Overview
23S rRNA, nucleotides 526 to 1263 from Escherichia coli B: 674 nucleotides with solved positions. It holds a match to the Rfam family "Bacterial large subunit ribosomal RNA". For this family Rfam cites "Crystal structure of the ribosome at 5.5 A resolution" (Yusupov et al., Science, 2001). Clan: LSU clan. The entry has 48 different proteins, among them 50S ribosomal protein L25, 30S ribosomal protein S15 and 50S ribosomal protein L5. Keywords: 70S, bacterial, translation, high-resolution, RIBOSOME. Entry title: Translating 70S ribosome in the unrotated state (P and E, tRNAs). The organism belongs to Escherichia coli, within Bacteria. It was solved by cryo-EM to 1.55 A. Primary citation: Fromm et al., Nat Commun (2023), "The translating bacterial ribosome at 1.55 angstrom resolution generated by cryo-EM imaging services".
Context: one part of a larger RNA, bound to proteins that are not shown
RNA sequence: ACAAGCAGUGGGAGCACAG
RNA sequence: CUGUGUGACUGCGUACCUUUUGUAUAAUGGGUCAGCGACUUAUAUUCUGUAGCAAGGUUAACCGAAUAGGGGAGCCGAAGGGAAACCGAGUCUUAACUGGGCGUUAAGUUGCAGGGUAUAGACCCGAAACCCGGUGAUCUAGCCAUGGGCAGGUUGAAGGUUGGGUAACACUAACUGGAGGACCGAACCGACUAAUGUUGAAAAAUUAGCGGAUGACUUGUGGCUGGGGGUGAAAGGCCAAUCAAACCGGGAGAUAGCUGGUUCUCCCCGAAAGCUAUUUAGGUAGCGCCUCGUGAAUUCAUCUCCGGGGGUAGAGCACUGUUUCGGCAAGGGGGUCAUCCCGACUUACCAACCCGAUGCAAACUGCGAAUACCGGAGAAUGUUAUCACGGGAGACACACGGCGGGUGCUAACGUCCGUCGUGAAGAGGGAAACAACCCAGACCGCCAGCUAAGGUCCCAAAGUCAUGGUUAAGUGGGAAACGAUGUGGGAAGGCCCAGACAGC
RNA sequence: GUCGAGUCGGCCUGCGCGGAAGAUGUAACGGGGCUAAACCAUGCACCGAAGCUGCGGCAGCGACGC
RNA sequence: GCGUUGUUGGGUAGGGGAGCGUUCUGUAAGCCUGUGAAGGUGUGCUGUGAGGCAUGCUGGAGGUAUCAGAAGUGCGAAUGCUGAC
Repeated sequence: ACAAGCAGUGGGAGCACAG
Repeated sequence: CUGUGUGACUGCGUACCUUUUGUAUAAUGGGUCAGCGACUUAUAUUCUGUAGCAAGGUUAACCGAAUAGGGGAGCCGAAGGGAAACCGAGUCUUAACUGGGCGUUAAGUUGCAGGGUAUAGACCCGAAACCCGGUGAUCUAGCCAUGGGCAGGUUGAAGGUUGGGUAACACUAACUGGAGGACCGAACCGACUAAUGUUGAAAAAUUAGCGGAUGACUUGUGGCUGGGGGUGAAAGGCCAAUCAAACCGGGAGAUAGCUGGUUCUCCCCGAAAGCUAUUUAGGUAGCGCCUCGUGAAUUCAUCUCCGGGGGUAGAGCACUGUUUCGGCAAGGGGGUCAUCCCGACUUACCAACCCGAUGCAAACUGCGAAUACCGGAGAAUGUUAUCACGGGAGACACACGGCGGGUGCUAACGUCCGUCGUGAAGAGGGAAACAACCCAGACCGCCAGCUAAGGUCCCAAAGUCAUGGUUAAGUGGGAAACGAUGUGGGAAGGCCCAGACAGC
Repeated sequence: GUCGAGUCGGCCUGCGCGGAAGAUGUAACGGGGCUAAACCAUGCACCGAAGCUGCGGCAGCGACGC
Repeated sequence: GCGUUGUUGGGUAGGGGAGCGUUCUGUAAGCCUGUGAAGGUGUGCUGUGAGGCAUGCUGGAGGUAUCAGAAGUGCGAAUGCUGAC
């Protein structure tokens, strides 16, 4: 492992962890 | 709840450098990392800053044990003008200036730091080449000396002998003989064709065929010829896997108006791709435009009013040309006679001139704007936006769009000017995507608000808004002459109850 | 002659129709789709940028005072 | 220098201004350092930036404030050079 491009950036769920 | 890691899903989003008008560009450069890798140094000169001294300032070599001190040789400055002699706050010009040019009324100089310039490799890397001195004929080209090689099989020249023949020759037959850049073919020397191989088994080969093979043959060993030189049965061939001038070292960092590259940060301003000249055109110089500094005027701009010249747009047709129609008609031509000279008529006729009417023009103008430009005055506004002088540049390949044009085909994302805008050097929003079009100029932060262009059914933010019309073609959402009872609106007209139009 | 109320063809004008053929794949609204979600006119709302405003911060230049 | 006020702050070539950091000289026979230097590797804090400060681990002997002074002073590109992969 139904998903299309300089692979980041803005938004962002869930999970794990430490307080 | 926060901090850390991960990141389903979703808006937006085509690396960097270089070079360019312009690059996601399918233009250039980089496989990656680490280390190294490019505006320096010396001297001279000018300008700025700063420090000392100041009408002066300062020393060089050298001396000295001396970063002291000495040393003022010199250098710069306090005076210029003139080609010069010369004169001198003046001087030159001229016979001489009413004059005119350059000067006089502005402090320099020596360090230290920095900007530029000069000479040097002068920011770094890079030619093809030129010159000088050497090393190379162990490959190859030619030659010289001395040695070697050529299985096997063919062909049968000259000559010879014997016979025939002849006066003697010549000639002829047989036998013999063994010539040859002769023939067939291995070794040996070559290299015509094809396939393979082409990061090979091999920097020229392998395989199957191919040519020469007693010769201008082939081969061993050694020798000789050297670079504008050799050698060449000549291909510019070969001279050590190198040849239209070998190799090695040096002049040497040749030169490179060319290409590439040029390394930390922030703040302010901010171009040009034009003109003139150029053995100049992709280089450079002066000017224009950028920056920094100093100085001086209401200096500059916008608008209003005032003073100006204009010959474009438009218009027009007197002029210069061009153009059509009509009228008049000199004349001309074509014909009927006449014909020696005359002429008489007539036109298929052509018609200039002039008159009337109609157009056309970048190189036509008896007219003539808008704007633009020059000058003056006045207010308000603008961080002097203007001008001059000085330090430092970059740039002199422009592109598209609008308007006015030349050229081209009113072709080109064509080309050449003028002028404005934008790109260049400018992000954001719009035009699906789209440097140059439309809106608009990003100091930084915000999970606030209002707008521009453009938009509001869903992708996708906002009217499935309101009112009145049009379209039925998916026209809208590609195009002409031209064609057609498509359909909406408007103003007229013909005919018509005296009966139209169509039908019968 | 019948039939009994309109008829005819110019002009101007709005919107549409034909004219209309191309090569990888619809492919000449960006797509879906649309009879308005097209076009014309009038109006009022709203969306929309790094423009303008609000709030906080930094810097250059100039004034005015210390 | 401070306050107040107005206004400005897109930028290539390019001009102007102000800084960071690196090695070395003085200040320094000072100061820090075996109770752990330089270097390496993490984390936290901090400034407008180049950067700065603190500290865990590694390391096992050097480092160097301040204010001045001098530069072989900053690399991603050059079909750059060397090594490694």